RNA sequence: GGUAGACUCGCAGGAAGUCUACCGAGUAAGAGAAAGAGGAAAGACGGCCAAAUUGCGGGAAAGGGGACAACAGCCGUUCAGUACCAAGUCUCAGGGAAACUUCAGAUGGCCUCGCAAAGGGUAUGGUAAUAAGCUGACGGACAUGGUCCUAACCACGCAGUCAAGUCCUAAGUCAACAGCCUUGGCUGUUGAUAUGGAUGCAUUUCGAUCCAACCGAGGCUCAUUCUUGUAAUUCAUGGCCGUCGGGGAGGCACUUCGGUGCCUCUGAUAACAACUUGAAAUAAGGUUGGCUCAACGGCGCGUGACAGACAAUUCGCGCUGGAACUGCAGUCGGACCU
Numbered sequence: 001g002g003u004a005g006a007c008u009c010g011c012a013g014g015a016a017g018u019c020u021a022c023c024g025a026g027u028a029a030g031a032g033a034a035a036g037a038g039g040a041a042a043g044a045c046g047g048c049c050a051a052a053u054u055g056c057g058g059g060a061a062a063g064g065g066g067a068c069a070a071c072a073g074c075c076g077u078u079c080a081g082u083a084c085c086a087a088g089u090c091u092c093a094g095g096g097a098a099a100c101u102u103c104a105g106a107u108g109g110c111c112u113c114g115c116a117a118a119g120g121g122u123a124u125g126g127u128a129a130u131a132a133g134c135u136g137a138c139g140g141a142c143a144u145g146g147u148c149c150u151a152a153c154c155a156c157g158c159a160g161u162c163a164a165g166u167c168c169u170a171a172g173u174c175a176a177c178a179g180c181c182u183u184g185g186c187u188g189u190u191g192a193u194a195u196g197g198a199u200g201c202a203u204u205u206c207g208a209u210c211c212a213a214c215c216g217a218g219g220c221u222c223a224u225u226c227u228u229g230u231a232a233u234u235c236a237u238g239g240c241c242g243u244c245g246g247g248g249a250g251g252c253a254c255u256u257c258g259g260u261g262c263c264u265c266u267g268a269u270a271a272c273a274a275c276u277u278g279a280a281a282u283a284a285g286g287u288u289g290g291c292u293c294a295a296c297g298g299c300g301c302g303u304g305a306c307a308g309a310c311a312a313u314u315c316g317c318g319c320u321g322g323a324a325c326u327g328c329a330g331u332c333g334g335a336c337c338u
Stems, first nucleotide, its partner, number of pairs: 001023008010115002043244008052233010063222003074140003078137004082132001083127003088107004094101002110120003153334002155331002157328005163204001165199004171195001172193008207293002210290006247266008296321007304314002
C1' cells in the first nucleotide's frame, strides 16, 4: 500500500474512523536480519580500468487526472426535424360461481455519488417528444478507417414463454351432515379437487477435485524521483599491474655498547573481516475461468421379500440429468465494418 472480517457514526452498494488476519524471507523477487574467521601495512614514477558527467532503454513510485458506471455520457451555443402511453395518483365501468380480471377515463409522477428520509424542495415521467435520444444547419476540442468509429448476438440489464412452482377461489365433480309426510327428488353447509384466478417466469443448486491466468498491490495514463543495463565525454577520487630505492622488517659481515656496509621482502594471515553483508533462493495466501467423478432427481425392468386376487411398501439392476429457450443494445470488451 492492497484485500477480507468485525465494531462505531443511518445503510444491506459505497463511504469516514478503530481493531484482527493474509498478501510481506512482515513489503518477496534484491533489502532488513544473515556477514563464519584480523586492526593497519609504507614512499616515488609509469600504465590500465571505473567512479564523475551526459544521452537512451527496462522496472517501480510520493503526486495529479481519471476509474469504481452499466441510467447517462466530449464541451459551448441557438434553430429545425420526432409520435405513443398504465412511473405515480384518483375514479370508473365492462365480466365472473367465486377468486379475481381486462380495459377505459382524468390528473400527472423530485434533488443532493445512490437509498421521499441521511438531508432538502415540491421545480411533469417512461417508450423513442413536451421530461429528450439521435440527425442536420454553428464553433472549440477530441476520437483510434475518416473533417471521426462499429456490435446482431455473447457478459451485465429488461421483457416474454416454457420445463414446472406458489397461494387464492371451488362453479362442476366425489364424500359427510342438516332440512323437506314419505321413497325419490330438490335446497343449504363443511371437506378434497382447477378445467378459473394473481404471482413475469416461482427458481435454475450441493461436494470431491485438479488445471490455467492475475495480484508481492487499484486498472490506465502523465511529470519528477529511485534502481539497473548500454554508448559517449572523462582519469592521482578509488582499484589492479610493473619498475625504483632501507621509510619499515628480516638475514649476513665488520665492529664486536653503539654504529657502518651488502642482500631479500614490503612489510603476520586461509578466507573472512573494514571493503561489506548470498552457499542459494522462497512458498505457504487471495481473486477469476475451465475439466472429470460423485450424494441426489427422473424413467424403465425384476432375478427378490412382503402384500399377493388386484393395487401397493421395500430392495436390486439398467438408461439419463447434477438443471432452459426467444426478442430488445442501454452499457464495457469480443465476429465485422464503417